[PDB]
RNA sequence: GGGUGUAGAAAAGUAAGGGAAACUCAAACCCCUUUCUACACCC
Repeated sequence: GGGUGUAGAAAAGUAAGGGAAACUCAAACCCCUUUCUACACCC
C1' cells in the first nucleotide's frame, strides 16, 4: 500500500444510475446503490 473478516461512529434519503412497474406513450408509485475510524487475519 492492497485484500478479507469483525466492531464502532457520522451523514443523507437529495442528485445520478439501475431494477421493478408501465408501454412496442408519458406520468405516478415501489425497491436498491453512502462515508469515516478502530481491531484481527492474509499478501